[PDB]
Context: bound to proteins that are not shown
DNA sequence: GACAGAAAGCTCAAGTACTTAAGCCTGGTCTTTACTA
DNA sequence: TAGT
DNA sequence: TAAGTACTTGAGCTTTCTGTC
C1' cells in the first nucleotide's frame, strides 16, 4: 500500500 | 372408402442453475514469499 | 536464484 | 445456507395421413 479476519458503537 | 395404427406434434409436471442477502462509523492485527528447484 |  | 424465478426435459395424449381391409 492493498487484502482479509475479528471486536464494538447508533438506529 | 372406411377403418385402425403409427406417425409427429404437443402439452405439462419434476429436477436445475443461479440470484440476492441495511445504513454509516471505528479500531485492532496480520500478511502479501513458502516450497520445490 | 529460478521455476512452482 | 436458505429462500424463489427461470429454463430444460421426460411422461401422457392430441391430430392426420398412410395402409391394408
Nucleotide at each position: 500500500a492493498a487484502g482479509a479476519c475479528c471486536a464494538g458503537g447508533c438506529u
Entry title: RNA polymerase II elongation complex transcribing genomic DNA extracted from human nuclei. The RNA from Homo sapiens, together with DNA, has 73 modelled nucleotides. The entry has 12 different proteins, among them DNA-directed RNA polymerase II subunit RPB11-a, DNA-directed RNA polymerase II subunit RPB1 and DNA-directed RNA polymerase II subunit RPB4. Method: electron microscopy, resolution 2.7 angstroms. The entry became public in 2025. The entry is indexed under complex, nucleus, TRANSCRIPTION-DNA-RNA COMPLEX. NCBI's taxonomy places the organism under Eukaryota, Opisthokonta, Craniata, Euteleostomi, Homo.